[PDB]
RNA sequence: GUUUCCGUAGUGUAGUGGUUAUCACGUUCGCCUAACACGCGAAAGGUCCCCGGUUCGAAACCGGGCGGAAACACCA
Numbered sequence: 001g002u003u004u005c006c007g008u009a010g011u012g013u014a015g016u017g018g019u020u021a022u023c024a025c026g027u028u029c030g031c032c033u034a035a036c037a038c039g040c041g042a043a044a045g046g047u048c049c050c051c052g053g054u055u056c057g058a059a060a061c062c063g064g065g066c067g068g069a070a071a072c073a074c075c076a
Base pairs, nucleotide, nucleotide: 001072002071003070004069005068006067007066010025011024012023027043028042029041030040031039049065050064051063052062053061
Other pairs, nucleotide, nucleotide, family: 008014tWH009010cHS009045cWH010045cHS015048tWW018055tWS018057tWS021046tHS022046tWH026044cWW033035tHS054058tWH055057tHS
C1' cells in the first nucleotide's frame, strides 16, 4: 500500500429478524459480624467513536472521517 472486521456506564461483552439502555465485575447506602471478607436488599454511572442520508421512527440499514485489529505484498 490492498481487502475485510471492531469501537456501547470505569472494565469485558450481549442485543433488533428498525420502536431495550442488557449481564457480571467496579463505586456508594443499609442489614448480618464485636470488626473486616462473603452473602442479602438497593441506588447511581450511556453522546451505543464522530458527522449525514432512508423511514412516522436508527446506535441498529447505508455513505464519509477518526483510532485500533486480521490476511497478502509472490516470479525473476